Solved structure of RNA (P-site tRNA) from Escherichia coli B, 75 nucleotides shown. It comes from the structure "Translating 70S ribosome in the unrotated state (P and E, tRNAs)". It was solved by cryo-electron microscopy to 1.55 angstrom. The 2023 paper behind the entry is "The translating bacterial ribosome at 1.55 angstrom resolution generated by cryo-EM imaging services".
[PDB]
RNA sequence: GCGGGGUGGAGCAGCCUGGUAGCUCGUCGGGCUUACAACCCGAAGG
RNA sequence: CGUCGGUUCAAAUCCGGCCCCCGCAACCA
Numbered sequence: 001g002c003g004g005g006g007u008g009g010a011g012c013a014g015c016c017u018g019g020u021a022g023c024u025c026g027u028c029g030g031g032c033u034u035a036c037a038a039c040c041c042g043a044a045g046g
Numbered sequence: 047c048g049u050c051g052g053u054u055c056a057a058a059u060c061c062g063g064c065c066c067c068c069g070c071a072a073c074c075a
Base pairs, nucleotide, nucleotide: 001070002069003068004067005066006065009025010024011023012022027043028042029041030040031039048064049063050062051061052060
Other pairs, nucleotide, nucleotide, family: 007013tWH007021tWS008009cHS008045cSS009045cHS014047tWW018054tWS018056tWS019055cWW022046tWH026044cWW032038tWW033035tHS053057tWH054056tHS
């Protein structure tokens, strides 16, 4: 110099093309257990 | 919706800066 990027705690969608933004994990509360993990329910957070 | 500015009745989004990252290129005598 030419490109491509930058978004919840982490990795990642949506951008294109004007009208509030998602998912996995994580986190928080509850449950199961003698207890922990795994598992099940519910919520929150840009 | 990195950080301002702008445009817009309205911007995570369009535009122009600035910053941080990445990938190519930075050549012939």
The entry has 48 different proteins, among them 50S ribosomal protein L35, 30S ribosomal protein S5 and 50S ribosomal protein L30. An Rfam search finds the family "tRNA" in it. The family has 954 seed sequences and 5,335,975 matches in Rfam 15.1. Rfam classes the family as a transfer RNA. For this family Rfam cites "The tertiary structure of tRNA and the development of the genetic code" (Hou, Trends Biochem Sci, 1993).